[PDB]
RNA sequence: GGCCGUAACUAUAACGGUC
Numbered sequence: 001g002g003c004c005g006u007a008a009c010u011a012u013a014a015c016g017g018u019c
Base pairs, nucleotide, nucleotide: 001019002018003017004016005015006014
C1' cells in the first nucleotide's frame, strides 16, 4: 500500500482480520 469475511438480527447498520 492492497484485499476480504463476518457477526448481529427488529431490521439492517457496525466491526475487524490478513497479505